Notes
Shown are 25 nucleotides from a PDB entry: RNA (U2-SL4) with a sequence from Drosophila melanogaster. It was solved together with Probable U2 small nuclear ribonucleoprotein A' and U1 small nuclear ribonucleoprotein A. Method: X-ray diffraction, resolution 1.9 A. The entry became public in 2018. Keywords: SNF, RRM, Splicing, Evolution. The 2018 paper behind the entry is "Molecular principles underlying dual RNA specificity in the Drosophila SNF protein". It comes from the structure "'Crystal structure of the Drosophila melanogaster SNF/U2A'/U2-SL4 complex".
Context: bound to proteins that are not shown
């Protein structure tokens, strides 16, 4: 550096550099 799987939190009326957190595999 690249994915799987399962959990848990935010139900939140905007103009964005980006966007939660945890366990496994």
């Nucleotide at each position: 550096g690249c994915g799987g799987c399962c959990g848990u939190a935010u139900u939140g009326c905007a103009g964005u550099a980006c966007c939660g957190c945890g366990g496994c595999c």